Annotation
The RNA with a sequence from Francisella tularensis subsp. novicida U112, together with DNA, has 78 modelled nucleotides.
Context: bound to proteins that are not shown
DNA sequence: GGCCTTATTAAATGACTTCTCTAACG
DNA sequence: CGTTAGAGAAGT
């Protein structure tokens, strides 16, 4: 530590696998901070 | 040591369900 | 250009 692009690499201007793009729009988690509250 | 609950606020990733993937007409 | 143009089925 090389890539359409990921990843794991490298003696190797590279090597296995894997790769449905663009556009749209919704949702789902986390995490801080707040405000009421609850079992140790 | 803090562990959970019901908000709301803002930041954030991650994933889902749409449509196109034509030439020719007017 | 910008529209048109208009089969065929599963399944919650």
């Nucleotide at each position: 530590a090389a890539u359409u692009u990921c990843u794991a690499c490298u003696g190797u201007u590279g090597u296995a696998g894997a790769u449905g793009a663009g556009a749209a729009g919704u949702c789902a988690u986390u995490u801080a901070a707040u405000a009421a509250g609850g079992c140790c």
Crystallisation conditions: 0.35M sodium thiocyanate and 20.9% w/v PEG 3350. Stella et al. published it in Nature in 2017: "Structure of the Cpf1 endonuclease R-loop complex after target DNA cleavage". The source organism's lineage runs through Bacteria, Pseudomonadota, Francisella, Francisella tularensis and Francisella tularensis subsp. novicida. It was solved by X-ray crystallography to 3 A. The entry also models magnesium ions. The entry also contains CRISPR-associated endonuclease Cpf1, not shown here.